[PDB]
Context: one part of a larger RNA, bound to proteins that are not shown
Molecule: 16S ribosomal RNA, nucleotides 13 to 891
Organism: Pyrococcus abyssi GE5
RNA sequence: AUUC
RNA sequence: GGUUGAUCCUGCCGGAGGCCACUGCUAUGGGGGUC
RNA sequence: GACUAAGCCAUGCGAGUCAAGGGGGCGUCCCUUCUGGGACGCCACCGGCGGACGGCUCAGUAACACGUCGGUAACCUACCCUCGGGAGGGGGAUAACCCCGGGAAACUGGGGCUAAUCCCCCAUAGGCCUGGGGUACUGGAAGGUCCCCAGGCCGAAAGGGAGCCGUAAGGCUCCGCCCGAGGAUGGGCCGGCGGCCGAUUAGGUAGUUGGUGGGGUAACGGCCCACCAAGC
RNA sequence: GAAGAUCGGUACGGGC
RNA sequence: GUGAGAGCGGGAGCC
RNA sequence: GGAGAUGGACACUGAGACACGGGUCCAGGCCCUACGGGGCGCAGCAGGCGCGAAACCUC
RNA sequence: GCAAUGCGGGAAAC
RNA sequence: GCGACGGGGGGACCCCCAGUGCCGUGCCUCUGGCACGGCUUUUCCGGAGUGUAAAAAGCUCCGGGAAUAAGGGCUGGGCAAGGC
RNA sequence: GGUGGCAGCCGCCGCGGUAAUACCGGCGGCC
RNA sequence: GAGUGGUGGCCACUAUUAUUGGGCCUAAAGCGGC
RNA sequence: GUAGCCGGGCCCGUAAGUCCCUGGCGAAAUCCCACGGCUCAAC
RNA sequence: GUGGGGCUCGCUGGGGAUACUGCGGGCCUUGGGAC
RNA sequence: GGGAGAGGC
RNA sequence: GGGGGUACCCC
RNA sequence: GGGGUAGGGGUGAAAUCCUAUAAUCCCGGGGGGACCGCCAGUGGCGAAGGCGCC
RNA sequence: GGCUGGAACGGGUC
RNA sequence: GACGGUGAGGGC
RNA sequence: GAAGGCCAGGGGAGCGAAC
RNA sequence: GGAUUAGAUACCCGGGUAGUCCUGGCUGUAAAGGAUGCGGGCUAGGUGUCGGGCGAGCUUCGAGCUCGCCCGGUGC
RNA sequence: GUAGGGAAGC
RNA sequence: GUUAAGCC
RNA sequence: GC
RNA sequence: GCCUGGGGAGUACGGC
RNA sequence: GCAAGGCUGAAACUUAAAGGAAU
Numbered sequence: 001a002u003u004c
Numbered sequence: 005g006g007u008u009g010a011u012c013c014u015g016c017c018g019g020a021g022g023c024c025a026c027u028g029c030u031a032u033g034g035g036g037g038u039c
Numbered sequence: 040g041a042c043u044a045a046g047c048c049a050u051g052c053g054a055g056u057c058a059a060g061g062g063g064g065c066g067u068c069c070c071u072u073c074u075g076g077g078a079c080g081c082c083a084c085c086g087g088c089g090g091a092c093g094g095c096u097c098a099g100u101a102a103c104a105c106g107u108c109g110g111u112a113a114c115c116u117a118c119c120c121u122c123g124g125g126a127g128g129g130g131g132a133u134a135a136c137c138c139c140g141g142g143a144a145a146c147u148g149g150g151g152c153u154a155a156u157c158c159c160c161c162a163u164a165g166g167c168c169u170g171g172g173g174u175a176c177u178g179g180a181a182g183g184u185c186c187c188c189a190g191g192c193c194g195a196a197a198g199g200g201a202g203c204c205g206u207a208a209g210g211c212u213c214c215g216c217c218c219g220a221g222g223a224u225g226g227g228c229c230g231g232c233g234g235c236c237g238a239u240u241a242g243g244u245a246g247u248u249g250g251u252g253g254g255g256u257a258a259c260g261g262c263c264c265a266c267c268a269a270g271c
Numbered sequence: 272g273a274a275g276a277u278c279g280g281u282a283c284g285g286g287c
Numbered sequence: 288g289u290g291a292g293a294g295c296g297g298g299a300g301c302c
Numbered sequence: 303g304g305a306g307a308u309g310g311a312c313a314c315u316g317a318g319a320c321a322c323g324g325g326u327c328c329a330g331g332c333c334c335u336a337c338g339g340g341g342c343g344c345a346g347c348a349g350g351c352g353c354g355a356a357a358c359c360u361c
Numbered sequence: 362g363c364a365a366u367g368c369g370g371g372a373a374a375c
Numbered sequence: 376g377c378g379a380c381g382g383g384g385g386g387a388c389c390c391c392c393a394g395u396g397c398c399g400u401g402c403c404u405c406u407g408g409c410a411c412g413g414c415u416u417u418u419c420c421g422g423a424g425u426g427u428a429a430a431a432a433g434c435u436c437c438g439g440g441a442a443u444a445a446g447g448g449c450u451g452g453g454c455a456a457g458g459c
Numbered sequence: 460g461g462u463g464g465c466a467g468c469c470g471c472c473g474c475g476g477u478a479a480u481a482c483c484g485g486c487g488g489c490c
Numbered sequence: 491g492a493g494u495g496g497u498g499g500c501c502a503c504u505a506u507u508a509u510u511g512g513g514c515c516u517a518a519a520g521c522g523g524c
Numbered sequence: 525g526u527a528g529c530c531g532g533g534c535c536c537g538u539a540a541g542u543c544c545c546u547g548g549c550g551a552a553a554u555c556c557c558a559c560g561g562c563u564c565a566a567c
Numbered sequence: 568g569u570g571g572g573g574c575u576c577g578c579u580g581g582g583g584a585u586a587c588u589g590c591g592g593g594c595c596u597u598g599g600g601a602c
Numbered sequence: 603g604g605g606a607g608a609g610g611c
Numbered sequence: 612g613g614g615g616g617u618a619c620c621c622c
Numbered sequence: 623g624g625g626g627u628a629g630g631g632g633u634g635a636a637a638u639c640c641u642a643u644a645a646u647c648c649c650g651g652g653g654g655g656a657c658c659g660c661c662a663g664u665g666g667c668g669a670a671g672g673c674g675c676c
Numbered sequence: 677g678g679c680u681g682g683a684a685c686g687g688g689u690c
Numbered sequence: 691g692a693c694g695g696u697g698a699g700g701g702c
Numbered sequence: 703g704a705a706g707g708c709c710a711g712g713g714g715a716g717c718g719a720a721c
Numbered sequence: 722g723g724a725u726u727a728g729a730u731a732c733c734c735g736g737g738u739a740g741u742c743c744u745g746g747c748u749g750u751a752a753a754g755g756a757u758g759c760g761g762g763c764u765a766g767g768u769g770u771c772g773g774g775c776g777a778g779c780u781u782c783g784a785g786c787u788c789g790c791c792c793g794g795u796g797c
Numbered sequence: 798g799u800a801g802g803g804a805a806g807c
Numbered sequence: 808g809u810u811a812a813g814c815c
Numbered sequence: 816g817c
Numbered sequence: 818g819c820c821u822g823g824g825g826a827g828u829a830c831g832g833c
Numbered sequence: 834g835c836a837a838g839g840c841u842g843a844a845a846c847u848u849a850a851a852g853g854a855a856u
Base pairs, nucleotide, nucleotide: 004019005017006016009856012853013852021501022500023499024498025497026496027495028494029493032393033392034391035390036389037388040353046351047350050348051347052346055088056087057086060085061084064081065080066079067078068077069076070075095306096305097304105233106232107231108230109229110228111227114226115225119222120221121220122219123218124217125216127161128160129159130158131157136151137150138149139148140147141146165193167191168190170188171187173185175184176183199214200213202211203210204209235280236279237278243271244270248268249267250266251265252264253263254262283303285302286301287297288295289294308329309328310327311326312325331342332341333340334339359383361382362380366379367377368376370375396414397413398412399411400410401409402408403407419439420438421437422436423435424434425433448489449488450487451472452471459485460483461482467474468473512820513819514818515806516805524701528696529695530694532595533594534593535592536591537590538589540588541587543583545581546580547579548578549577555572556571557570558569559568598693600690601689603685609680610679611678613676614675615658616657620653621652622651623649624648625647629640630639666673667672706748708746709745710744711743712742716741717740721736722734723733758817759816761815762814763813767797768796769795770794771793772792773791774790775789776788777787778786779785822848823847824846831841
Other pairs, nucleotide, nucleotide, family: 007014tWH007851cWH008010tHS011854cWW014518tHS014851tWW015850tHS016849tWS019454tHS020503cWS030387tWH035566tSS043354cWS044352tSS045096cHS048349cWW049349tHS049360tWW052378tHS054089tWS056370tSS060155cSS061154cSS062083cWW063082cWW071075cWS072074tHS084134cSS091318cWH093322tWH093323tWH098305tWS101281tWH104234cWW112178tWS113228tWS113258cSS114257cSS116224cWW125196tSS126215cWW133154tWH134153tWH135152tWS143335cWS163195tWH164194tHS166192cWW169189cWW172186cWW174175cHS177181tWH181183tHS195217cSS197215tSS202212cWW238276tWH239830cWW240277cWW241272tWS241273tWS242276tSS246249cWH247269cWW247270tWS250261cWH256258tHS286552tWS292511cWH293510cWS302551cWS306345tSS313324cWW314321tWH315319tWH316318tHS321324tHS330343cWH335338tWS344347cHS347378cSS348360cSS354356tHS358384cWS362364cHS363379tWH364381tWS365380tWS371374tHS382429tWS382430tWS387492cWS391565cSS394417cWS395445cWH415441tWH416442tWH418440cWW418443cWW426432tHS445491tWS446493tSS447490cWW453470cWH455489cSS457486cWW462479tWH464476cSS473481tWS508821tWW513519tWS518820cSS523669cSS523702cWW525526cHS525699tHS526698tWH527697tHS532692tHS539540cHS542584cWW544582cWW554573cWW561567cWW562566tWH585586cHS585587cHS596691tWS596692tWH598691tHS602687cWW604684cWW606682cWW608665cWH618655cWW619654cWW626646tHS627644tWS627645tWH628641tWS628642tHS629645tWS631638tHS632637tHS633635tHS635724cWS637723cSS637734tWS655715tHS663674tWW668671tHS685773tSS691693cHS703749tWS704750tWH707747cWW713741cHS714715cHS714740tHS718739tHS719738tWH720737tHS725729tWS729731cHS747835cHS748837tWS757812cWH764811tWW765798tHS780783tWS799808tHS800808tHS800811tWH802807cWW803805tHS805854tSS807812tWS822850tSS825845tHS826844tHH827842tHS828843tWH829842tHS832840cWW833839cWW834836tHS834837tHS
C1' cells in the first nucleotide's frame, strides 16, 4: 500500500 | 507455500488484514459512552 | 438472558392527585355559654380529572406493513387559543354516620338520617333530514358556507367556589359552567412510485371483477345485501 | 398471469 | 461491518 | 413507524381501548380451603427455577 | 433518591 | 407521586490518557548486569478542604517512602528469531 | 540432556527408524 | 505488551461471479443441423 | 421462426428519454472540516 | 457546543437548448429480395 | 441471359 | 419410369 | 446336360467339413438376389446426416 | 427420358 | 425500396 | 437426422450378434 | 462343432438364426468432429486448383491449347 | 508465410 | 495468420 | 451485435 | 447457448 | 415412447490434487  | 527428475500453464486449498459472539492463562490507575 | 424456551415464576415495589366541589369523625386553642359560636390541624367516604401516555420484547406479517411525493370537496377529536352569545323555573334518591348481622375466607344483606360543581324533568337558544326559490364567500373546481318561505324529528348550562372593601345594600379580581364559527394537537381512510429466494410449484379466482337500487359507518368503498352480466 | 400469477420458504420495515 | 473504488454482507441496544 | 401481553373468541365505560398491573367464555398449567367455595399468569425493576457454549444488586 | 430533565393532579406552595 | 429518569454495586463491553523509575561515576558479557553516591512521587498509605440530595469517586494541599505493580505466544519454509 | 516410526507435532508443505536446528525439558533469542 | 493465544461467522485476498472486468480447438464449457 | 434485445443515408416537425437554470421536499442522531469548553484527547 | 458541507441518488411546480435516442410526415439505393 | 454440378423423386 | 455390366451362389 | 478321375478345402501346423449316389477343374445352357471397379483428382454438390453405370 | 430445389458469374433491369 | 441480424418457448 | 433396435406384410444371393 | 492353452466362456478354422434389401410407421441416438455458433467492417505478400466473364497469342478452326486480369469456392 | 495473438502445439 | 484462434 |  | 477443484453422478426422488 | 430408451436433474459424504502443452 489499487501488493502478493 | 503446494501437482514434475526439471519447465510453462489452468485451477483449487492454505498463510498474511479488519470487525462480531464463546473460551485458556494472566492483570496497577483514571476519564468518557447510546454496552 | 437478543441467538436455544413469546418456557414457568416465591417475595417487595412499577399510577396517583384535589380539603378554593360536599356532608361528616377526631384533636387542640379563644370567647362565651346548661342550649354555644368559632379558629386551626389530621383522617376516610361521595364528587372531578388521570390511569389509552410512559416502561418491556420481536412472536406473528411478503402486506398499502414501511420509505418518499400527493389527496379527504368522503372523516372524528377531552386538555389548549380567539371571537360572538347564554346561565330563566321545578324535583329526587343514596354513600359517610347510627341500630342488627351472614360467611372459614373472597365478599356481602335489612332498617334509619343527610349534601353537592351528583342525578332528572319544563321552557327557550341550538343540532339534523327533505321540498321550493335568491346569488353574499372561499377555492383550480361547490353534493359545502350565507339569506327568505314550508313539513317534521332531537334538544343545553354550576352565577358554582375563595378572598377583600362598606353598617348594610352592593362592588373589586381570582378559579370556573353551556352553545356557535374557526384553528391547533392527535389520528382514521385513499392513491402514484421503491426495496428477498424458488419452475424437481403453470394455470389461479366464483362476492371472485363490474353495473343498477339500497343498508351500515365518524367516513368513501363488495364493506355487507337484492337483482343484471361475464369480467379479473 | 412466462415482463413469473397462484403455492411454498425465510423474515418486523427504515435512518443506519 | 468490510473494500482503492464498482460492490458484497447485517439490520438486537439509540430515534 | 408497526404489532403483541399463556393460545383462541367477545363486550361494558370513555374524547380515545375491544384495555400488560380493568371484565366474561373455552383450552392448557398452578395455588388457598373448615370440602360448601374462592383465586393467579413479570415480553415492568431486582431475585428464583429450567434450558444452554453463552449474560449482574432482592441497593 | 425525587435535588436535576419531564409527565399526571392542584388556583398555588407542593 | 413516579424501578420513567437520576446516583452508586458487579463484569478483560467498546474507545481515549498514563504507570511498573530517573541522574552521575566506575567494573563487565557492553543493546544490558552489577557497586557506590544523589533526586523525584504519577501510582501506594495515613490526614485537611472542595465536591455530592447524602455518600463515594475526582480535584487543590500536607507527612512517610524506590518503596506496592509483567505476562502470553512463538523459535525448519511461508515469517522476525539457535546448526547450542 | 532425553525419546527411539514408539511417544508426540502438523492451518498447507512436511518432521520422528539410536548422530532430531521440526517432538519433550534446560539456557539463549524474536514479536 | 495490560494483554496475548484457541474455536465459529461475514468482507478483502478472488479478474474463483467479471457493468467497469473472466472463459468455451487440445485444460471445465458451442445445442447434431436448420 | 414468434416475443424480446440490436438496426443504412438525407430533409422538415414534436419535445417523451437526455442536458443546463430555478421554487417545494427527503426529521434529529450518525459522517467530514475549522473554531470554542472539560489538563490535551476520547466526549 | 457554535457554523460550513455531505448523506437518505429518489420525488415533484416552472423557464431554456435540440447534437443523439424515441415519435409523426417526405425523399433515396449501397444491405436484403424479385427478374 | 449463356453455362457447371455423385442435390432430390 | 425404363435399359445394362461383370462377379458370386444353385440347378 | 457333356468331359474326366481322386482328391478338394483350410492352416503357424492340423482338424472338424465336402467327395465314389463321381467333388475341386473345363465346356454348353436355365433361373435368382445385392452392389455399380479402373477413369477418380487436400476434385464437385448439399443446412448437417450424406450423394458415383447409362 | 420426364418433373423439381439451391448457389456462382454477366446486368446504367425492378 | 430497409422489406435487415439474432433468436428463450414452439416446429420440421 | 448414419448405424442399431421395434410393430405389420414380402424377400433371402454374399456376409454374419446369438447358437 | 474342430483346434491353441495352466483355464480359453476369446483371438484362428468349418457351419449358421435374427439382421442387412423392398412397402407403411415409430425411436431421435454417435469421436453426429474443423473436438472451432451465426451476420458486418478493416489489417503485407507468394503459389497450385474448380466455375463465370474479359483481353491477347497460336491453331490438325474443336464445346480446342497457352499467358495476364476481376468476382466466387477449395489447398499450402 | 509478415504484423499480431497464444501456456505452448500452432 | 483476409477461408484467424488478429482489432472492432 | 444477439 | 453453455462453464465455475476432482469424485459421489449423469446417480436417487419427482414430471413429461 | 408399444417396449428398449430419450429429456430435465440434486444433496449427505469423501479427497489435495485431478487436468493441458512441450523438455